[PDB]
Context: one part of a larger RNA, bound to proteins that are not shown
RNA sequence: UGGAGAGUUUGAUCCUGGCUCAGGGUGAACGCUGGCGGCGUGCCUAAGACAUGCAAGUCGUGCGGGCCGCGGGGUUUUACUCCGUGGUCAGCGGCGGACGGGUGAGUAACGCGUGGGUGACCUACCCGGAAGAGGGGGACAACCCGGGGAAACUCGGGCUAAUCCCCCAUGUGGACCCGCCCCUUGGGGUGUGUCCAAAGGGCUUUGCCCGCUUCCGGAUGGGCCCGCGUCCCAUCAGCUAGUUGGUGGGGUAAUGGCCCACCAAGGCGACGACGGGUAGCCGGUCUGAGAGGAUGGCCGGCCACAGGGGCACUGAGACACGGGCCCCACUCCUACGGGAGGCAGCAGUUAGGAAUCUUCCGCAAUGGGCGCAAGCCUGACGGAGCGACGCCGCUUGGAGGAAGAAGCCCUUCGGGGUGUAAACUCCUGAACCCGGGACGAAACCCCCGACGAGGGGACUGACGGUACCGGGGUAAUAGCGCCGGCCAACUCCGUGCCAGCAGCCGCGGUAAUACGGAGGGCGCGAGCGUUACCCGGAUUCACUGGGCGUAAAGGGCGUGUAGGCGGCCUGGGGCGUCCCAUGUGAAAGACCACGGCUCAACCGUGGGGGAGCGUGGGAUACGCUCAGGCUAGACGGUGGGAGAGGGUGGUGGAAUUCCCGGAGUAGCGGUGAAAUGCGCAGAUACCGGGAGGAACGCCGAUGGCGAAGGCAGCCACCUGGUCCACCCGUGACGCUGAGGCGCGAAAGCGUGGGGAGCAAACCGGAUUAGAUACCCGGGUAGUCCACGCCCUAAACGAUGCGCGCUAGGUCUCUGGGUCUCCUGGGGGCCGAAGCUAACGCGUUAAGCGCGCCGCCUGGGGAGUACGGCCGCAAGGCUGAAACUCAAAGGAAU
Numbered sequence: 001u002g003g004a005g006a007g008u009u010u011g012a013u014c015c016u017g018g019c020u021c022a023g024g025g026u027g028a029a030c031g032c033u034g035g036c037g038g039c040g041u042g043c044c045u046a047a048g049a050c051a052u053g054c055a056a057g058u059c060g061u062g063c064g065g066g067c068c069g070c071g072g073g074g075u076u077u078u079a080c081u082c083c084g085u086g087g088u089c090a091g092c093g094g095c096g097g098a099c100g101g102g103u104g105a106g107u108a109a110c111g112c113g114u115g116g117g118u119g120a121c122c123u124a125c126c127c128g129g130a131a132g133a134g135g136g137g138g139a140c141a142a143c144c145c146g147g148g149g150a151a152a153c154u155c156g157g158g159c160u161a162a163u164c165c166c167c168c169a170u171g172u173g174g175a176c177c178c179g180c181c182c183c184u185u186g187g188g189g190u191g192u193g194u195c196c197a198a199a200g201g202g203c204u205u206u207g208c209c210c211g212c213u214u215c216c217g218g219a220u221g222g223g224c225c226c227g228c229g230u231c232c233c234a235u236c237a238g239c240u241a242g243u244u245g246g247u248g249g250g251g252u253a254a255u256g257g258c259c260c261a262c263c264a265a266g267g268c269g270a271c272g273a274c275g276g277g278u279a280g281c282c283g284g285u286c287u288g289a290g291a292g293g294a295u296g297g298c299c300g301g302c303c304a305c306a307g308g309g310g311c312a313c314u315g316a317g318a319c320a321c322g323g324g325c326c327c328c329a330c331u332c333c334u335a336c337g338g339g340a341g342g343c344a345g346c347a348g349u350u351a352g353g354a355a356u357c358u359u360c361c362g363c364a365a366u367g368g369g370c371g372c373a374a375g376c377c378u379g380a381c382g383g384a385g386c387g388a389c390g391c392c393g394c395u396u397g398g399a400g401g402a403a404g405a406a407g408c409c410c411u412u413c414g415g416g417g418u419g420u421a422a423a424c425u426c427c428u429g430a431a432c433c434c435g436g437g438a439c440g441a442a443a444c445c446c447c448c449g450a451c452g453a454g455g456g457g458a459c460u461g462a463c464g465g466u467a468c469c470g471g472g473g474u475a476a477u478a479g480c481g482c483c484g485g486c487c488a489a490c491u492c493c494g495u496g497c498c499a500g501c502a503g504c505c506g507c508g509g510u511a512a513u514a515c516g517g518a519g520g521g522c523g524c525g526a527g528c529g530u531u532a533c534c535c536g537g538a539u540u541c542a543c544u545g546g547g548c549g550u551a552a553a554g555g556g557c558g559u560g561u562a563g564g565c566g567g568c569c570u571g572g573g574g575c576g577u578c579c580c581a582u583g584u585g586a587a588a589g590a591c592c593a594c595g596g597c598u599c600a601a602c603c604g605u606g607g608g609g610g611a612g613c614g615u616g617g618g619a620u621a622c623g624c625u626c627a628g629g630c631u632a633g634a635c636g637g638u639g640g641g642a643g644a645g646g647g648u649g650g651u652g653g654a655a656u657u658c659c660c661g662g663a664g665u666a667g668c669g670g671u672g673a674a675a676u677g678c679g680c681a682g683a684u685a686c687c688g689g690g691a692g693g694a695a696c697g698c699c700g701a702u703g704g705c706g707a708a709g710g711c712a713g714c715c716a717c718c719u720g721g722u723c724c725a726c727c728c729g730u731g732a733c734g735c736u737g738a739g740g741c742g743c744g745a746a747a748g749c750g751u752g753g754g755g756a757g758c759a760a761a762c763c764g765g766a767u768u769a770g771a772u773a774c775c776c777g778g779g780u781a782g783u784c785c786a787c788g789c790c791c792u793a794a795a796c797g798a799u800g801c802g803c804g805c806u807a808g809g810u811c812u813c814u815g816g817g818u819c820u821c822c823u824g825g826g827g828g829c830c831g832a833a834g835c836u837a838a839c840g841c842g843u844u845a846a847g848c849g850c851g852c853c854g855c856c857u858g859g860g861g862a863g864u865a866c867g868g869c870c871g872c873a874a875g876g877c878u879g880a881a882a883c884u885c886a887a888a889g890g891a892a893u
Base pairs, nucleotide, nucleotide: 005021006020007019008018011893013891014890015889023535024534025533026532028531029530030529031528032527035394036393037392038391039390040389041387042386043352048350049349050348052347053346054345057095058094059093062092063091065089066088067087069085102305104303111230112229113228114227115226116225117224118223121222122221126218127217128216129215130214131213132212134168135167136166137165138164143158144157145156146155173196174195175194176193178191179190180189181188182187200210201209202208203207231277232276233275238268239267240266243265244264245263246262247261248260249259250258280302281301282300283299284295285294286293287292307328308327309326310325311324330341331340332339333338358384360383361382362381366380367378368377369376370375397427398426399425400424407418408417409416410415432472433471434470435469436468440463445457446456447455448454479524480523481522482521483520484505485504486503490519491518492517493516494515500507501506546856547855548854549839550838554853556743557742558741559740563736564735565734567630568629569628570627571626572625573624575623576622577619578618579617580616581615582614583613584612591607592606593605594604595603596602633733634730635729636728637726638725639724640723641722645719646718647717648716649715650714651713652696657691658690659689660688661687662686667678668677704711705710748789749788750787751786752785753784757783758782762778763777764776765775800852801851802850803849804848805847808830809829810828811827812826813825814824815823816822834841835840858885859884860883867878868877869876870875
Other pairs, nucleotide, nucleotide, family: 005537cHS009016tWH009888cWH010012tHS012892cWW015551tWS016888tWS017887tHS018886tWS021538tWH022537tHS027044tHS033388tWW035477cWH038601tSS045352cSS045353cWS045356tWH046351tWS047103cHS051348tHS051359tWW054379tHS056096tWS057369tSS060064cWH060089tWH062162cSS063161cSS064090cWW064142tSS068086cWW069084cWW070084cWW072083cHH073082cWW075079tWS079082tHS091141cSS092162tWS100322tWW101306cWW102344cSS103304cWW105304tWS108278tWH110227tWH119183tWS120224tWS120254cSS121253cSS123124cHS123220cWW132197tWS132198tWS139162tWH140161tWH141160tWH142159tWH147154cWW148153cWW149151tHS150335tWS169198tWH170197tWH171172cHS171173cHS172214tWS197213cSS199211tSS199212cHS200201cHS223254tSS234272tHS234273tWH235866cWW236274cWW237269tWS237270tWS237272tHS238273tWS242245cWH242262cWH243266tWS244266cSS252254tHS257262cWW283296tHS283587cWS283588tWS288290tHS288291tHS290545cWH291543cWS291544cWS292535tWS300586tWS312319tHS312323cWW313320tWH314318tWH315317tHS320323tHS329342cWW334337tWS343347cWH346379cSS347359cSS353354tHS357385cWS362364cHS363380tWH364441tHS364461cSS365381tWS371373tHS371374tHS392600cSS393599cWS396478cWH401420tWS401423tHS402421tWH404419tSS405421tWH406419tHH411414tWS420422cWH428475tWH429474tHS429476tHS430474tWH431473tHS437465tWS437467tHS438466tWH439464tHH442460tWH443459tWH444459tWH449452tHS449453tHS461462cHS461463tHS465466cHS477526tWH478525tSS479527tSS482489tWS488522cSS495512tWH497509cWS498508tHS499508tHS499512cWW506514tWS507514cSS508512cWS541857tHS542857tWW547553tWS548553cSS552856cSS555853tWS556708cSS557707cSS560739tHS561738tWH562737tHS567732tHS574620tWS574623tHS577621tWS585611tHS590608cWW590609cWW597601tWH631731tWS631732tWH633731tHS642721cWW643705tSS643720cWW644703cWH653695cWW654694cWW655693cWW656692cWW656693cWW664684tHS665682tHS665683tWH667683tWS669676tHS670675tHS671673tHS673766tWS674765cWS675765cSS675776tWS676764cSS680682cWS693756tHS706709tHS708743tWS727728cHS735851tSS744791tWS744795cWS745792tWH747790tWS748873cWS749872cWS755782tHS759781tHS760780tWH761779tHS767771tWS768770tHS789872cHS790874tWS797799tWS799846cWH806832tWS806845tWW807831tHS817821cWW819821cWS833842tHS833845tWH836838tHS837890tSS840846tWS842845cHS845847cHS858887tSS861882tHS862881tHH863864cHS863879tHS864880tWH865879tHS871873tHS871874tHS
C1' cells in the first nucleotide's frame, strides 16, 4: 500500500501538438438471447391535463337532540306514545387536519453548509414543583314552523344543552408604570398603584380516574441574527429613494426600514456591485495514485412549492397539499337562476418521450392522530406483484470414453481440425410430487399486589401453507461481441473502389486474416453488444504537475495608481504559523474486526478515523505589526566625462531644377535595343548672375545616444538621460506594476504655408499572346514646415522588468589608477559548466534562482461577425461561434 500506455503530420528524423482508442461508472434506453433466487431499484421528459377509489380523523367518560333496535309498563309481532340499555346520524364542543407523504418549479440567497449569538424570543401535548377549582348570568346550532328552490343548500322567526360565551370574587402567583438594589443591550430582586385565573365527567364514594386555572422549572421543537464557504458571462461597470443612517411611532413571540411620519444624506461596487445565464444546498455518490474533476436519482437534514398570482382567518404553531377569500388560466354539471373542481399523496388514465410498474395484500409488526379504555383511523408503513434495471448467489451435469465415428471445414491427397467433444457406460439428482410447517408476537388488556415494582394468565400473522425440513425424483437453456494494427483470437469461398466496414490509421481496383458467408479461434456468460453522458488516459489549464528566440504565446516603449513581493541587528505583541486539551464534526455510507440470513449481495454490533470551525492553555524560528539600530539596496552632494538624446533660433558649402544672360551648334536624352521628350523661337556640354526647396559628402564603423519609435553640416541658447571618481549626506526611502496618463516609424486625415528633387494614381513610349507590371519620358497627391488628429508595423534581439550567483579568451567605445597592467560602464565575436527538439545561448543566458506583470492552450473560419469604446475619415481596440479539417507546425536529415 500507490501512478503502464498506444495509433496518426515525414522519404526518413527529433520536437511540438490536436484528434482517436483500451478502463471504471449510470434511475438508463436500443439490438440479440433468457432458466431460478435474494436484496436493491423503476416517468431522468409536460411543475402537462387528469375518469374512478382510497390517502384524518377521532371523542358520548364535554352537551342537547333525531332515527332505530331489544326488552316492562297501560297494553300488541298494531308499542305508536310512554323510563331504561347498545347502537346510528348529523349538530354543538375538544384534539389532530402546520405530523406523515409528494415534488425540484422558483432561489446564488444567511437558501444551504460550518461554527457561533439571543440582556431580542416562542414552544400545544409530556415530566417536576407550588397554589387554586367560590358565585352570577347569556347566546348559537341541533330541533319545530314558516319562506326561497329542480338542486346545492339557503333565509326568517322560535325555543334549547354543556368542558360554548360573558361579569363578579379569591390572587399562591403573574403582567405594567415608577422608585430603589444587584446586574449589565430588554436579567434578577423589591415596594405602593392598577390589571388577570378556571369544567365538571366517570366509578367499586371524599377515595380514586381523566380533565380545568395561574405561576416557576425541565425537556423537545422552532423564529430571528452573525463570521467564513457556495457556478458561468465584464461583449453586464457603475447600482441605489425606503435607498444608507438617525429620532419617534406602528408591528410581532422577538431585533430590524421590516411598515409609517420627520430629520440627515448616505449605502454598495474591479476584494466585481448592478445586470444576464444556469442551479434547490448538504451527508454523500462516481472517477482518480493523489490533488482534482464530475455529480446530488435512491436513503437522512434544511428549503421551497401545492393549477399561476396576491391575501388574511383560526390557531402553541400555517399566511395552511386533500382549510378560506379575490384575480388569471382551464375544466365539469344545469330545470339556464348558479353549482363544482385542482393527484408534485397511492394506484391508475391521456400526452410527451428512446424509457421506468399493481387503480394488489394488510393494519400481523414499527411509527402517527384521537379516546380513561375497548378501539377507531393511518396508500406513513410492513409485504406481495411486474421489469435481467442493478448487484450477489445457483443451474443447464459429474467420472469414464477412440491415435480419434459421421457430418462440416481445411488438404502439400499422406493427412490435419472440430475433440473426450458426441455416441456409449455408469453416478449424482435443478426441476417437479408427497408429508410436515415457521421466526417476526408480547403488550396494550386481565388477575394477586397500590391503578407502582414484581409474579402470573389470555388474544393477535398480511407476507403464506410461504421460507425452511423429511421423503421420492427427471439430465434435464445458451447466448452475444470480437478475430489488420491498439488487441486476446486464421483459413477457405463469394465479391471486385460494386456491395459494404469504419473509434482512429484506413480496408474494397480479381489470391481481401480489414466487405458477406463458412470452418476455426479469442472474450465473457443469464448474458453480449450499442448509443448517450461523467472521471480516467489529457503533464491536454501542469496547485501536486506545462509553457512563450524560430512550434501557440513578451504587451510597441515609458510613467505610474491599486495590488503583489521586499536587506541586516535587538527588543514588545503573538494576528499568520506550530503544539496540546476540550467542544463540535447527527444517522446511514466508506474503512477494520466480529457476528445473522446454508454463502454472498443485503444486514447487525463494536471499533478507528475525519478536514474544518468554537474554547482554553503553550511555543516564537519564519511571515506580520509596533519600537530603537545599521549601511551592503535605493536616492542625494561635490568634481569631472563621452554622446547623431530632445527643443528653438541662426547659418555654410556641394548638387539638382528653374529664371536672366554670355559663348557656341546639330544634337541631347534614354535603352537590351528603341521610342515618347527636349532642340536652329538655338537645347546638350561651358561660363556669369539670381532664386527656391530639400538633404547634409569626406569625417564614418565592427562607432555613438535614447525607454521605444528613432536620432547625422556648423553655431548659440534651452533641456533629458547616463558614466566615473571621492565615499561626503539620507537611512530600506526598494522591486514590479491590473487600470490610468504620456510617447509612438511610414502611410493617411483636417486647416495654412511650401513644392527643388523624388514620385502612388494618372498620361505617353516600349515589351508581351495580353503588360492594367518589370524599362523609358512625364506627372498630381504626398514626400517638407506649423498646429491638430490617426495609434498601426517583420514597433524584432520575433528574447518583459529588477536583483543575486556560475571559466575564460578576443575586438571595441567611454571613465578612474599607484596607467608592463589593473579597475568601472557600454557595444560585438568565440567559447567553461549548464540549457535547447535542434538550430543555437552562454557574466549583453535562451544557465542556476527569487519577485512582479503580460501572454499561450491544434489548423481554418478570423483579427471576421455581433455588441461596446475611440476616430473627421480611413480605420483602431476589445473579439466570438456555427461549420470544417486530422492535421497545421519547429529544427535538423
This is an experimental structure of RNA (16S RIBOSOMAL RNA, nucleotides 5 to 920), with 893 nucleotides shown. Keywords: RIBOSOME, TRANSLOCATION, GTPASE ACTIVATION ROTATION. Rfam match: Bacterial small subunit ribosomal RNA. Its Rfam clan is "SSU clan". The depositors describe the entry as "Thermus thermophilus Ribosome". The 2013 paper behind the entry is "Structure of EF-G-ribosome complex in a pretranslocation state". It was solved by X-ray diffraction to 2.95 angstrom.